Method: cryo-EM, resolution 3.1 A. The entry became public in 2025. Shown are 59 nucleotides from a PDB entry: RNA from unclassified sequences, together with DNA. The reconstruction used 117,324 particles. The entry also contains Cryo-EM structure of Cas12-1 with 5 nt complementary heteroduplex, not shown here. Keywords: Cas12, RNA BINDING PROTEIN-RNA-DNA complex. Entry title: Cryo-EM structure of Cas12-1 with 10 nt complementary heteroduplex.
Context: bound to proteins that are not shown
RNA sequence: CGCUUGCUCGGUUCGCCGAGACUCCCCUAC
DNA sequence: GTAGGGGAGAATTGGCCA
DNA sequence: TGGCCAATTCT
Repeated sequence: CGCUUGCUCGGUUCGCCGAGACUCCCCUAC
C1' cells in the first nucleotide's frame, strides 16, 4: 500500500461502525 | 481434556466423433 | 484437424 459473503466480541442518535480470528474437517475411544 | 488414527492434486495421454 | 473429456499416473 490492500478488502462485497460467512463467523467472534463490542459502541449507537437504530441510518452503521469500532476491534479481532482465519488450519480446517470427519472418526473411535478414554 | 484433549488423544490419535484418517482426509484436504493435477499433468499427460488416449479414445474420440466432428 | 480438433475438440471435449474420461483415464492413466505420478506425487